Solved structure of RNA (T20P14-A RNA) with a sequence from Middle East respiratory syndrome-related coronavirus, 31 nucleotides shown. Entry title: Cryo-EM structure of MERS-CoV nsp10-nsp14 (E191A) in complex with T20P14-A RNA. Li et al. published it in Nat Commun in 2025: "Structural and catalytic diversity of coronavirus proofreading exoribonuclease". Released in 2025, the model rests on cryo-electron microscopy data to a resolution of 2.88 angstroms. The reconstruction used 302,690 particles.
Context: bound to proteins that are not shown
RNA sequence: GGGAUUUUAAUAGCU
RNA sequence: GGCUAUUAAAAUCCCA
Numbered sequence: 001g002g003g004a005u006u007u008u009a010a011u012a013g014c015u
Numbered sequence: 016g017g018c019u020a021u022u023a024a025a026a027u028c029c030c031a
Base pairs, nucleotide, nucleotide: 001030002029003028004027005026006025007024008023009022010021011020012019013018014017015016
């Protein structure tokens, strides 16, 4: 430097 | 009240 899973912050949208 | 997507951050793993 590229990506996957989990969580968080912001933005936008839906119900 | 819940969810989705983008961007960014934290952890683990793979790759370089």